About this RNA: The RNA (16S rRNA, nucleotides 3 to 936) from Enterococcus faecalis OG1RF has 909 modelled nucleotides. Murphy et al. published it in Sci Rep in 2020: "Cryo-electron microscopy structure of the 70S ribosome from Enterococcus faecalis". The organism belongs to Enterococcus faecalis, within Bacteria. The structure was determined by cryo-EM at 2.9 angstroms resolution and released in 2020. Rfam match: Bacterial small subunit ribosomal RNA. Its family is annotated with structural constituent of ribosome and ribosome in the Gene Ontology.
Context: one part of a larger RNA, bound to proteins that are not shown
RNA sequence: UGAGAGUUUGAUCCUGGCUCAGGACGAACGCUGGCGGCGUGCCUAAUACAUGCAAGUCGAACGCUUCUU
RNA sequence: GGAAAGAGGAGUGGCGGACGGGUGAGUAACACGUGGGUAACCUACCCAUCAGAGGGGGAUAACACUUGGAAACAGGUGCUAAUACCGCAUAACAGUUUAUGCCGCAUGGCAUAAGAGUGAAAGGCGCUUUCGGGUGUCGCUGAUGGAUGGACCCGCGGUGCAUUAGCUAGUUGGUGAGGUAACGGCUCACCAAGGCCACGAUGCAUAGCCGACCUGAGAGGGUGAUCGGCCACACUGGGACUGAGACACGGCCCAGACUCCUACGGGAGGCAGCAGUAGGGAAUCUUCGGCAAUGGACGAAAGUCUGACCGAGCAACGCCGCGUGAGUGAAGAAGGUUUUCGGAUCGUAAAACUCUGUUGUUAGAGAAGAACAAGGACGUUAGUAACUGAACGUCCCCUGACGGUAUCUAACCAGAAAGCCACGGCUAACUACGUGCCAGCAGCCGCGGUAAUACGUAGGUGGCAAGCGUUGUCCGGAUUUAUUGGGCGUAAAGCGAGCGCAGGCGGUUUCUUAAGUCUGAUGUGAAAGCCCCCGGCUCAACCGGGGAGGGUCAUUGGAAACUGGGAGACUUGAGUGCAGAAGAGGAGAGUGGAAUUCCAUGUGUAGCGGUGAAAUGCGUAGAUAUAUGGAGGAACACCAGUGGCGAAGGCGGCUCUCUGGUCUGUAACUGACGCUGAGGCUCGAAAGCGUGGGGAGCAAACAGGAUUAGAUACCCUGGUAGUCCACGCCGUAAACGAUGAGUGCUAAGUGUUGGAGGGUUUCCGCCCUUCAGUGCUGCAGCAAACGCAUUAAGCACUCCGCCUGGGGAGUACGACCGCAAGGUUGAAACUCAAAGGAAU
Numbered sequence: 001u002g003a004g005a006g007u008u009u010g011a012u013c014c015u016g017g018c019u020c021a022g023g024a025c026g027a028a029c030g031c032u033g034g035c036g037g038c039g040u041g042c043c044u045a046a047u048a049c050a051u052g053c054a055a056g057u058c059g060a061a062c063g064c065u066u067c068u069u
Numbered sequence: 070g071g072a073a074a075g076a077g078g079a080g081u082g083g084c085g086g087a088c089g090g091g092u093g094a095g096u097a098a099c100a101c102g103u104g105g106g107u108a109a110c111c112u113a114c115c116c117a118u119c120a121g122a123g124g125g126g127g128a129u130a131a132c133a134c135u136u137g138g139a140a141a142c143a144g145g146u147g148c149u150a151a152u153a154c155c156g157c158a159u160a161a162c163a164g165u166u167u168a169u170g171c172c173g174c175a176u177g178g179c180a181u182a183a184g185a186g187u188g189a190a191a192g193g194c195g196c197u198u199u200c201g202g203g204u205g206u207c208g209c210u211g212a213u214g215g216a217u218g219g220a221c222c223c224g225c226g227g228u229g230c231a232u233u234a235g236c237u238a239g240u241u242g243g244u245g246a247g248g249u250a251a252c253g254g255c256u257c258a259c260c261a262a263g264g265c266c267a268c269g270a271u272g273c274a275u276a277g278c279c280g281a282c283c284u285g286a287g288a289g290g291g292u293g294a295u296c297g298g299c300c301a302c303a304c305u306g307g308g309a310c311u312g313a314g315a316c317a318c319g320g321c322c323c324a325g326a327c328u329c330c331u332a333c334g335g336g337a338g339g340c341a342g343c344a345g346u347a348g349g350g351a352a353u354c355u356u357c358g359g360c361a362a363u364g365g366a367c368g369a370a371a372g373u374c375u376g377a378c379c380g381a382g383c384a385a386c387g388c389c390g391c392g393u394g395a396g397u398g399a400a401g402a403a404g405g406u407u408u409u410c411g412g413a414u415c416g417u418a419a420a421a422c423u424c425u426g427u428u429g430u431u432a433g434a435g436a437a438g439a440a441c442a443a444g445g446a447c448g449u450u451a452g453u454a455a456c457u458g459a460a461c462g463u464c465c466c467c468u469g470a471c472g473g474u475a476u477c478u479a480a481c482c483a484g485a486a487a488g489c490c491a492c493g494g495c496u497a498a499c500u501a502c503g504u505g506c507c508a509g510c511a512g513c514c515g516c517g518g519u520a521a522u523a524c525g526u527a528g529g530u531g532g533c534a535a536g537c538g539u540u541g542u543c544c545g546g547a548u549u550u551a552u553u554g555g556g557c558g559u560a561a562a563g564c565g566a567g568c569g570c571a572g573g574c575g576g577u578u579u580c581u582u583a584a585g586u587c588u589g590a591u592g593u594g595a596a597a598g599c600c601c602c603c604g605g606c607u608c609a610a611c612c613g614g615g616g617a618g619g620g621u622c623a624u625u626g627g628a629a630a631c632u633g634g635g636a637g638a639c640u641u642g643a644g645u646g647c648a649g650a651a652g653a654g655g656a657g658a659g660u661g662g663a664a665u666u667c668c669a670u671g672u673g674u675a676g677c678g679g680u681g682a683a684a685u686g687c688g689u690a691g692a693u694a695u696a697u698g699g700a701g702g703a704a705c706a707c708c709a710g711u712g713g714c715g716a717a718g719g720c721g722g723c724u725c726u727c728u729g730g731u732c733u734g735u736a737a738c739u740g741a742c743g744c745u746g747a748g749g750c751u752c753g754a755a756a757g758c759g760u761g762g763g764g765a766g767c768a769a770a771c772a773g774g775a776u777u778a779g780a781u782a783c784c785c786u787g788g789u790a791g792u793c794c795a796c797g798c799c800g801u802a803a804a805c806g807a808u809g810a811g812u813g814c815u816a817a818g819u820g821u822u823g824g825a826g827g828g829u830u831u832c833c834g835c836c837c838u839u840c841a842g843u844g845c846u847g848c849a850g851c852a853a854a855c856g857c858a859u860u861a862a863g864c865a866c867u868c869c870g871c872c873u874g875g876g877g878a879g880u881a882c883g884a885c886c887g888c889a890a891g892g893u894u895g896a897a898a899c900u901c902a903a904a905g906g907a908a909u
Base pairs, nucleotide, nucleotide: 004020005019006018007017010909012907013906014905022544023543024542027540028539029538030537031536034391035390036389037388038387039386040384041383042349047347048346049345051344052343053342056084057083058082061081062080064078065077066076067075068074069073091302092301093300101226102225103224104223105222106221107220110219111218115215116214117213118212119211120210121209123157125155126154132147133146134145135144136143137142165184166183167182168181169180170179171178172177192207193206194205195204196203197202228274229273230272235265236264237263240262241261242260243259244258245257246256247255277299278298279297280296281292282291283290284289304325305324306323307322308321327338328337329336330335355381357380358379359378363377364375365374366373367372394424395423396422397421404415405414406413407412429481430480431479432478433477434476438471444465445464446463447462449460450459488533489532490531491530492529493514494513495512499528500527501526502525503524509516510515555872556871557870558855563869565752566751567750568749572745573744574743576639577638578637579636580635581634582633584632585631586628587627588626589625590624591623592622593620600616601615602614603613604612605611642742643739644738646735647734648733649732650731654728655727656726657725658724659723660722661705666700667699668698669697670696671695672694676687677686713720714719757798758797759796760795761794762793766792767791771787772786773785774784809868810867811866812865813864814863817846818845819844820843821842822841823840824839825838826837827836828835850857851856874901875900876899883894884893885892886891
């Protein structure tokens, strides 16, 4: 660290449902926007993929071959 | 042409490519979490220890020439190297068997001794180099440890449906054989008939799991995006090979769909790596720079590779911080809105004066992130015949993509930088004009038809602010599934009643045990998160250091009140014996009287019957009435009563036969034998169904008469099933006290049914006490009121059934039951903001 309100009736108490006042988000969209810091960004079709890149290294294991001096 | 270096090219050989990076399709199971086990196991590189490192052989790519090829690519001949490959030696410390000793939780483990068959290896670069034959370092072979990584088995835990109850045939166990790192039906041959299930097997649907995250006072409920761990997959589906490790993410082989190049014979491919594209969608980024830092591969090292990663770009997507000026300024300037025409409000707000420069702009300066490898000199230690080198110390020297980035200093200017929602009640904030149930508004109440604070504009005002509103999704409010924390007389809700298998719960007491329960110590519950203390970025978001917390967890040591288990003991609950009482309790078989109908006979004259009035009907083939006799069926007047009996449905004349339960006294006996009861069985008014009887009165359907506007009704005259018996079926009622069963406790007064005790005693008629039924009144307490109240709807414990707004609807679909009629079980789509109880 446990707050509630409106709405059944000519008026009432009880039962009872429906609705609202708080938060949060990988969010979307309407109107509107000056900056910095730190984070986040295909949730759908595990759909089909142009183009470049993402894994090589060793001449102090071994024989060859091409140059420049 | 003989030369040594520097820079390229393919090839053989080693190591790496099983990591790092992506995604969540499959999976309800040792997949994951937590806790254990392996005396059934493997492990490249890395660290330590012991022992080796001998001596031979035959090839091949490259290269050279040559054939077929559209190509991808294939063949043939000849020469050549090794740390490539293969045999011979030597090594058993490995495994196995035998004896010995010690030991363990079966199988077995350790150590020591022997015996048998067997198995390896490679050089390169340096130093000393008198032949020196020595040696530093990195590699090579065998055996043992460590570390690290993997493998298998087990306890417990996390989802919906019973309108899904049966599932298994290598299935469950044994014997042996094969097989694997390894135990094992893992796979074989034989032998047997087992295994799993209401404590939910099997099937179907949905889903990666966790640390964690949001919400809630908590218990809980809802999610598994960024970040870390485990798993699974790599165009769809099968397989193996190489290797320490794969059944392999940019590897091989086969099949399939798709796409592409071809000289038609054939060939090539796989973004769920980073960017990017078309498509799907309400919706989601650049075809960027660099290996300077941290990590990874190879190499002795310089280094080479690295879309990991470090940076930059795009987007208010989020959180945090700072702005769009500051001070003084009146009788309230002009304008806008309103006005009762005086004024009021926007409003110290503008103006005016003096200041400021966070930001903006221009100009200067300007970082930390960097530690190093390598290369030179110099020292120490352990090895050496000695030096080179090994292993660390001290000193010079050497490198920034971001980027001229952050930041700091100078000048100039209030100049470039405020919008979105709301204002009838909930819920903070009101007046004008326009329009007239129109145009429109609404989350729920509800607004709009001439003076609308509810529609649309203007002025003003309120909430928040670089944002503000709207839709969608989840938790709260919701005690509206109630363990925490609700109910069933009339609001929704006690099965129509019993009998009972499994289960749940159980009287008093002595000793014991330690399963639940309580408690101590040890291990573990990663890191990052939430939280507590401390510290760094000008603050804060954010970043770092030290802690707590979180288990229903494991192991081992204590306690003994309660619940469970074991050995006893007791009599109050429960039953039995003995002695008595009442009764429309049930089944079978006979019997009585009163009345209604029909029949027979006598007497008997014109009506009878019926209605609010009439009519239909019966009657002069002699009705009704009246008298006597018969036939049949069904129900039992008075008694008769808020009386009796039964679990309920129910049971009323009388006699006999067969039979169930209750009550009261006693104190022989047993010794907790008790209560409740899902699934299952038994019984269950009336109507209805089948077979065969019976049939007087009454009476659905039906016919005729009336009434009315009509009358397929109410009224009158008739009248069939049925109502009755035997045997089967059905299984429902306002089956009601709308009140489940058991047990104990809590004022009084008064009736009646069946008993037992005491007194006075003809007490057998009266007074008192006491059990069990059945009614009335009334207190505490309870209830929303009505009301209930020792026969609770009060105070409490045990067990079962059932409810969660009203319609749709006891409907549809499936399933079981029934000859049928139907019964039992039992939804959703959609629609409304109420429907109810009691009282005024």